[PDB]
Context: one part of a larger RNA, bound to proteins that are not shown
RNA sequence: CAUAGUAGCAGCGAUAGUCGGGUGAGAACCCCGACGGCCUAAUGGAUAAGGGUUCCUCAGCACUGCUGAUCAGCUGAGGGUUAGCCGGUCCUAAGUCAUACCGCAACUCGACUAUGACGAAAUGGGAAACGGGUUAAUAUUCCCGUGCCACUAUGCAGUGAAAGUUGACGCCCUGGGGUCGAUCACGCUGGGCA
RNA sequence: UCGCCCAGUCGAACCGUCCAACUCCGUGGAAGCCGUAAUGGCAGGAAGCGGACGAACGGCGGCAUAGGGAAACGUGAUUCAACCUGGGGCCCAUGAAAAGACGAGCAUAGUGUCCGUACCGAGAACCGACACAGGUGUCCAUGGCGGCGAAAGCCAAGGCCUGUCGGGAGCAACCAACGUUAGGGAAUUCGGCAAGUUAGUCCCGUACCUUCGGAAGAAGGGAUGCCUGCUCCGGAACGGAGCAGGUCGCAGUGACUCGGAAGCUCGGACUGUCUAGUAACAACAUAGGUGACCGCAAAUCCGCAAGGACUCGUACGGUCACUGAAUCCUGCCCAGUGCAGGUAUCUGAACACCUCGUACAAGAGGACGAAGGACCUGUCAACGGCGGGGG
RNA sequence: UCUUAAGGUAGCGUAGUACCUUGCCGCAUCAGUAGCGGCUUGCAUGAAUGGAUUAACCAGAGCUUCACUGUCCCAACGUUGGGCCCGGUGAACUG
Repeated sequence: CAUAGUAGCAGCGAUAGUCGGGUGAGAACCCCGACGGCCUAAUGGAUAAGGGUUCCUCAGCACUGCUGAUCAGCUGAGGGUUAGCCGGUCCUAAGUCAUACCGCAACUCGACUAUGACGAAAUGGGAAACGGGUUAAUAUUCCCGUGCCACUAUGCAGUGAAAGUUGACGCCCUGGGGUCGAUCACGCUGGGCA
Repeated sequence: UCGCCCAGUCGAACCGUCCAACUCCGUGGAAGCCGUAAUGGCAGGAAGCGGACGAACGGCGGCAUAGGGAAACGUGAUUCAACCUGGGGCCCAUGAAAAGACGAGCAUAGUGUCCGUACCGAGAACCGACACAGGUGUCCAUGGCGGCGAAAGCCAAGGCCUGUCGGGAGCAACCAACGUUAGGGAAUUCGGCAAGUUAGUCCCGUACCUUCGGAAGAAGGGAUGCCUGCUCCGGAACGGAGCAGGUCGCAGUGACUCGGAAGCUCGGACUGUCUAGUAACAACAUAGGUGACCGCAAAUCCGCAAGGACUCGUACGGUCACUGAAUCCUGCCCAGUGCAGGUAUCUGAACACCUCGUACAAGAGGACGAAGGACCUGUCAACGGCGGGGG
Repeated sequence: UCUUAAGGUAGCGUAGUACCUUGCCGCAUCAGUAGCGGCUUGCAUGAAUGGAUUAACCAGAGCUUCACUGUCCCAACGUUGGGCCCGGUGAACUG
């Protein structure tokens, strides 16, 4: 270079759009409304690991995007994570390392025994926080209201204080108590339908 | 046209209070009663009566002329996740530890630092070279109809039109998925492969065989909707079981959900395991059977050593192997090979010893002789073997 | 008897072991190298290299029947996505 403007941009139980309009130099796929649909252990809500700024805002379309693009997890520039009571931090599990001791030609190697430390962020144990409001983005962290725990100080009380209890536990069946939810009856408030 | 349909009707932690079950005490005095869903309880003291201790993430009051709502700003009930508290059963299996807390009052005040905190959490934020139909943990397991249901199907709350290229041709052949096919009905094919048939629930009914469990939903037969009015069980359910009459369709588990059935033979007893990526089987495991080793300073095994597993174990143990549930059984062979025991005699190394040799030594020979072998015995659920010929 | 110790007992048997082999008889079919039952001299079965047998179990191997059906006679019509034409995007294999 030919292959070639060819294969792919269909196939999965998730067939998904259409009519108006907005913005814009430009609109099938960026946004609004209507109509039509898809998902129900998930295509919804909260999160662990892992990622690491991907989050929010403004301005952009050369790059990235199975077509286009005014869009974006893309590009430029700014901004964002607030804790006594949510985790960590504390405890110890299987088990790990360090020091000592001993071995080994020797060690960054090796087993035991001591000592010490390490070893659990959803999902082991564990002092204590709820409701509401607020921002473009945080929120049991900020703000408002209310509450609670530990330590320490002061004061009162107390002589008790360590025995015991708890932490603290398998599998299967089942009664009782009982909240939410759901449902039924009737009432009140608002909406829909005619 | 009916008179229906939807949503809301709220309000926490915390402080206070109430207590069922369990346990226990007093009273009482059961010789048959008390009690449960069930097991069970009692003169070693049942029921009954009273009392001590004692629960919820629950009830109730405060919190709250807090908050939230446009408004109302409810009340009762049933079924009851969470959470609380009991009863029963199982083990050749026994189901953490430690810190900490309680035990152990109250007022007021001060202190409470350090680290994490955004976002995604997936058919585009993770891993898979990708904005990959793969892979990837937890909780939401109680939203409505449905039904046995955390099933199907349909629908909310919430999310989405990004499992991201579109436009056009009654849109041909051909291909992927799929619907319907007259008559025949497995003739197809290695083989009914593929597809289909059956199907939910109730009633009737059910063979051979069997380890008496099972086989079994065997097979086969019948029913199944709607409407009106009722009966029975139960405290009741918007729970369940029936009855009478009426009535519509081709079809009433109307969709969805939803077994085709039977017999003979081989294999492995069964559940279980496996070749991540062509093998799921008859292979491995298994309970059961058997043999072997060892009394623990053991047998077996790891390390060069220091030391270690088995082992917080001890023969009803645990190591090494074979067979592979139950049932009826498991013959003959010890010559070879393996293992083990014994062994007069034979054989059997080195050191020390003895002779020769060497002023020493090399070296040659001798005597003694461990295990081992020769030899003998035991042993096949030890490796394995059980022929050819002749009467 | 002989090699080399013994010389295959109970069972099972043409076997997932039988070469011969489509063994022979029967069942079943219009017709059955299949399958099942029996016989069985077993080329070359056989007892924990376990033998036999077996209810239950099984996405295990083989065979038969009833039912059903586009597997077949013999193919037809239809549905959705592609295929074909148009805009955009736009590779590879191979030479």
The RNA (23S ribosomal rna, nucleotides 1366 to 2058) from Haloarcula marismortui has 680 modelled nucleotides. The PDB entry is titled "The structure of CCPMN bound to the large ribosomal subunit haloarcula marismortui". Keywords: ribosome 50S, PROTEIN-PROTEIN COMPLEX, RNA-RNA COMPLEX, PROTEIN-RNA COMPLEX, PEPTIDYL TRANSFERASE REACTION, RIBOSOME. NCBI's taxonomy places the organism under Archaea, Methanobacteriota, Halobacteria, Halobacteriales, Haloarcula. Among the 29 different proteins in the entry, which are not shown, are 50S ribosomal protein L21e, 50S ribosomal protein L31e and 50S ribosomal protein L4E. It was solved by X-ray diffraction to 2.2 angstroms. An Rfam search finds the family "Archaeal large subunit ribosomal RNA" in it. Clan: LSU clan. Its family is annotated with structural constituent of ribosome and ribosome in the Gene Ontology. Rfam 15.1 lists 2,955 matches to the family in 1,139 species.